[PDB]
């Protein structure tokens, strides 16, 4: 500094405290958090279509989310392409290695085809 508002499982395997929790209240209900798994979610990031455009395709790699009637953008959540070796420059100190912010280098992560000028 942009996004957040409500649609999306009373799910399962295991620990957990349990009148305590369930994005922000008010009232119900009920469980349910945490470490994993099965399905669904928008599209927050990035990747494909092969020499551009258009039809588009629906996918893949991450993040994230799966009680209701009023509402509330504000306290609060998310976000910098994922990931990984080494390099650079700062920072915590343990004698140093280490770990942490940012900067670019080099690598793995998927992407059907169809039509026009050309290249």
């Nucleotide at each position: 500094g942009g996004u957040c508002a409500u649609g999306a499982g009373u799910g399962c395997c295991a620990g957990c405290g349990u009148c305590a929790a369930g994005c922000c209240c008010c009232g119900g209900c009920u469980u349910g958090c945490u470490g994993g798994c099965c399905g669904g979610c928008a599209a927050c990031c990035c990747u494909c279509c092969a020499a551009c455009c258009g039809c588009g395709g629906u996918g893949g790699g991450g993040u994230g989310c799966c009680c209701c009637g009023g509402g509330u953008g504000a306290u609060g959540a998310c976000c910098a392409g994922g990931u990984u070796g080494a390099g650079u420059a700062g920072c915590c100190g343990u004698g140093a290695c280490g770990g942490c912010u940012a900067c670019g280098c080099g690598g793995c992560a998927a992407g059907c085809g169809c039509g026009g000028g050309u290249c």